[PDB]
Context: bound to proteins that are not shown
C1' cells in the first nucleotide's frame, strides 16, 4: 500500500468498533499483526 485487532492509552486492572463518539482523552487519540 490493502486489510484486521475492546487490543493499548492522557480510563482500557471494564464495555463496544463508533454499529456512541468530527471534543471527552479524538475529524475515531495510539500501538500491533496478517498480506504483495
Nucleotide at each position: 500500500g490493502c486489510u484486521g485487532c475492546g487490543g493499548u492509552g492522557u480510563g482500557g486492572a471494564a464495555g463496544g468498533a463508533g454499529u456512541g463518539g468530527c471534543u471527552g482523552g479524538g475529524u475515531u487519540g495510539c500501538g500491533c499483526a496478517g498480506c504483495g